The PDB entry is titled "Crystal structure of Aspergillus fumigatus polymycovirus 1 ploymerase elongation complex". Shown are 22 nucleotides from a PDB entry: RNA. The entry is indexed under polymerase-RNA, elongation, VIRAL PROTEIN/RNA, VIRAL PROTEIN-RNA complex.

[PDB]
Context: bound to proteins that are not shown
RNA sequence: GG
RNA sequence: AGAUUAUAUCC
RNA sequence: GGAUAUAAU
Numbered sequence: 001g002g
Numbered sequence: 003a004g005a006u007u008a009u010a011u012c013c
Numbered sequence: 014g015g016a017u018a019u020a021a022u
Stems, first nucleotide, its partner, number of pairs: 005022009
Other pairs, nucleotide, nucleotide, family: none
C1' cells in the first nucleotide's frame, strides 16, 4: 500500500 | 501476491 | 461455467  | 499437479468442499 | 481451501514440485 489494500 | 507465479506456474503446474492432486484432492476436498460449495455454487 | 465458477468459488474457497490445503498439500506437492
The 2025 paper behind the entry is "An evolutionarily unique viral RdRP suggests a common dual-function feature of the priming element". Crystals were grown from: potassium acetate, pentaerythritol propoxylate (5/4 PO/OH).